[PDB]
């Protein structure tokens, strides 16, 4: 350097955001931790 896996990560600020946490009566919103999701991550090819 074109693609499917085995497994593959708290915290350098991702997708969906549950809880719950904050502003507003409720509305409805903010910021997000995990969670799944994939970056990513190491090998094997890829009729």
């Nucleotide at each position: 350097g074109g693609c499917c896996g085995g497994g593959g990560g708290a915290a350098c600020c991702g997708g969906c955001c549950a809880g719950g946490c904050c502003c507003g009566g409720a509305a409805g919103g903010g910021a997000g931790c995990a969670a799944c999701c994939g970056u990513g991550c190491c090998c094997g090819g890829u009729c």